Keywords: xrRNA, flavivirus, exoribonuclease-resitant, ncRNA, Tamana Bat Virus, XRN1, RNA. This is an experimental structure of RNA with a sequence from Tamana bat virus, with 51 nucleotides shown. It comes from the structure "Tamana Bat Virus xrRNA1". Ions in the entry include magnesium and sodium.
RNA sequence: GGCAAGGUACGGCGAAAGCCGUAGGGGCUUGAGAACCCCCCCUCCCCACUC
Numbered sequence: 001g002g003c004a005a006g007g008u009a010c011g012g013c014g015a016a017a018g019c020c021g022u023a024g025g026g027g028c029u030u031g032a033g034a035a036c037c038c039c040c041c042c043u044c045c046c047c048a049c050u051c
Base pairs, nucleotide, nucleotide: 001042002041006045007044008023009022010021011020012019013018024040025039026038027037031051032050033049
Other pairs, nucleotide, nucleotide, family: 003025cWH004047tWS004049tWS005046tWW014016tHS014017tHS028036cWW030032tHS034048tWS
């Protein structure tokens, strides 16, 4: 750098349409989150905003 929204990817479920988890964790802030900042961690792209 990568943690929401979005894509894509992997796996799971389902008769189907589809649904769900994972691709960073937790905290601070926040209505809840991302971002900033803190302690950590690592298979992606894209985003500055989302509900």
The structure was determined by X-ray diffraction at 2.1 angstroms resolution and released in 2020.